[PDB]
């Protein structure tokens, strides 16, 4: 370094999109 789940999922947003992180395989 990737994938995946979430109590409550969650802020800001026309959009783009970002960000905290437990847990587990490689």
């Nucleotide at each position: 370094g990737a994938g995946c789940u979430g109590c409550a999922g969650c802020a800001c947003g026309a959009a783009a999109g970002u960000g905290a992180c437990g847990g587990c395989u490689c």
An RNA with a sequence from Neurospora: 26 nucleotides with solved positions. NMR data were recorded at pH 6.5 and 288 K. Released in 2011, the model rests on solution NMR data. The entry is indexed under RNA, internal loop, VS ribozyme. The PDB entry is titled "NMR structure of the A730 loop of the Neurospora VS ribozyme".